[PDB]
Context: one part of a larger RNA, bound to proteins that are not shown
Molecule: 16S rRNA (1584-MER), nucleotides 2141 to 2676
Organism: Mus musculus
RNA sequence: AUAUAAUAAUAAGACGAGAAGACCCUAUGGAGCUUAAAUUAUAUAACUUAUCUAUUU
RNA sequence: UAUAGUAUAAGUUUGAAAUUUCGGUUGGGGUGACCUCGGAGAA
RNA sequence: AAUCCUCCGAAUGAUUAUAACCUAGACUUACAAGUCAAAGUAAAA
RNA sequence: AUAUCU
RNA sequence: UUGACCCAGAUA
RNA sequence: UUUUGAUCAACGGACCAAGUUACCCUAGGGAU
RNA sequence: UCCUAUUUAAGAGUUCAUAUCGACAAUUAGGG
RNA sequence: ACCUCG
RNA sequence: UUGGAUCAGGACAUCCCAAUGGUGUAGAAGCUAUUAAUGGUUCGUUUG
RNA sequence: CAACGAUUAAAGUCCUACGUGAUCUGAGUUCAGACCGGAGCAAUCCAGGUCGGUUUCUAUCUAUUUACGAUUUCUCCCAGUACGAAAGGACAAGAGAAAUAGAGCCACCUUACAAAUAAGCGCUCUCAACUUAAUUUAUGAAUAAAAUCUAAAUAAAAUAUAUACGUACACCCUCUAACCUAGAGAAGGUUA
Numbered sequence: 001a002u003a004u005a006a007u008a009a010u011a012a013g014a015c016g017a018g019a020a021g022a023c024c025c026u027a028u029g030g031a032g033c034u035u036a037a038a039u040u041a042u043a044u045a046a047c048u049u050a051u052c053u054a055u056u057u
Numbered sequence: 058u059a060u061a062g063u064a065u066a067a068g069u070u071u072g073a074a075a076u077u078u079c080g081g082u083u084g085g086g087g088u089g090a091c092c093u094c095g096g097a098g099a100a
Numbered sequence: 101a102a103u104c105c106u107c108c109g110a111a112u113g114a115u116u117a118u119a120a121c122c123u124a125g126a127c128u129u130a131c132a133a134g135u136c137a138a139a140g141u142a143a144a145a
Numbered sequence: 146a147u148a149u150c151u
Numbered sequence: 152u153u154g155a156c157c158c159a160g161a162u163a
Numbered sequence: 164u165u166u167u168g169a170u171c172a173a174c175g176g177a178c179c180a181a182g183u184u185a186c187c188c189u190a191g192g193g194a195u
Numbered sequence: 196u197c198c199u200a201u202u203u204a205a206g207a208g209u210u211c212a213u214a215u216c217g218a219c220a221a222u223u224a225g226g227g
Numbered sequence: 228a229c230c231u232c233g
Numbered sequence: 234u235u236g237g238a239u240c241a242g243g244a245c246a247u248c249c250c251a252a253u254g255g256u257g258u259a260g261a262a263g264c265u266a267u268u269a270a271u272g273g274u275u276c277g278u279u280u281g
Numbered sequence: 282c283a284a285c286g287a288u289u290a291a292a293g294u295c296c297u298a299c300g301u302g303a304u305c306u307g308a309g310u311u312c313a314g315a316c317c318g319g320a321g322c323a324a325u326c327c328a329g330g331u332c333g334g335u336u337u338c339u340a341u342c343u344a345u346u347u348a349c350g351a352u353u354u355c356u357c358c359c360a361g362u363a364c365g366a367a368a369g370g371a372c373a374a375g376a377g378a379a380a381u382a383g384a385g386c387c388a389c390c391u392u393a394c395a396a397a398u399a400a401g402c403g404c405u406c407u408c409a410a411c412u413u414a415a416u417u418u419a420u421g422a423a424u425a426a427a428a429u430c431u432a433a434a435u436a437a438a439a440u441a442u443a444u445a446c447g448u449a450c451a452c453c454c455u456c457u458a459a460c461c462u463a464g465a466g467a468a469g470g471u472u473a
Stems, first nucleotide, its partner, number of pairs: 008346003012343003016338003023193005029188002031184004037077004045070006052062004080092004084232004093110001095108004113150002120141002125136003131175001158168004196227004201221002206216002234308005240300001241297005248273002252267005275287005314332002317329001318327003348448003351381007364369001382407005390401004409444001416438004458472004
């Protein structure tokens, strides 16, 4: 401040309602990418020695 | 003794790939730095 | 006995009479690590 | 006389 | 004054 | 028997691993 | 830091502090 | 600590 | 974060309109102070 | 924005999570594409340039949705007077014009419905102040005055405000239905 209820309008507030939005930080959480990260790498490509063949002195 | 080759093994060189990781303190960064212990002031 | 508080150093060497073993009681300390040490014995003197 | 420097 | 465990060394 | 091995300095020390993401993802924590 | 409002008043203002301003300062005085 | 930028 | 549009609510520390004091105010222009929140307070160019 | 042009009586300073994006909209925040300049072996990077670039909301609640008594400018008059050596140059009082704002209206004009209406670009109307602040006068003590405007007793004048004061409203309610310059519905008005 204040009888009770509808109908039609407005969008100031209810940090109005919805999205896989934005920003920053964290995790001994991920993933893609690049290398000059570490570990490997019978993918290829070379070689050497064996092995196996031929020949060959 | 030499050559050549080679259904494999062991090496050496290349790396197609594979696997795994992104310590901490640092306004935004950049940078420098710092990370353990001892001595001294603040006391 | 606080700090992003302010400085110096160390990841030592030198020096040597070469500096044992064993063992009460304590310090420090989360743990780990780190200190001091009587007695006894033994080398030396 | 411990080793002495720390 | 500082560096543990494992693991590798060197010897008698 | 007796000894020796670390700027293991990220110094209680993983035996041995760097960048980058505005293509990004998840779990959260913030601020807005 | 510079304003804004008060207090103070050396000097400016021909003469004359405060018509108009105004060093050194003062205000638990307010702002950016 | 600093060259930057709120 | 901040522009614009729309619609604005409010303060007075008043820009204009209104009432006054002082003047180094003759008049007219000005300067300074007090009281007052009344309604008003334009249209463009360039455009960070 | 940062200056500029033309005006104005004046183009005030601020608060209201940029007052205000469930009213709208630009730039930034700022990314997926792309280029330059610089950095990096590269992937990429830059609080360095630029071009391009999709947020939706049907209102549940609160709140809100039907009147007033006007502001300013210019010209004229006072008067080219007062004032002033000149130059220049006013008050107050009075008159008329516009502009804007508010409220209405359709005789005209204009634009439409190539309707009997609605609109503005058309027309009309707008006012009073009881009481009060700065300030200025009168009488007059404290204070022996031919002092003193008085947070002394007193009498006045004097901004913007506003509501004492007026306008408007009031009536008491038939309504099958039809019609209406009344209207979303409802309500309201009219009926020889």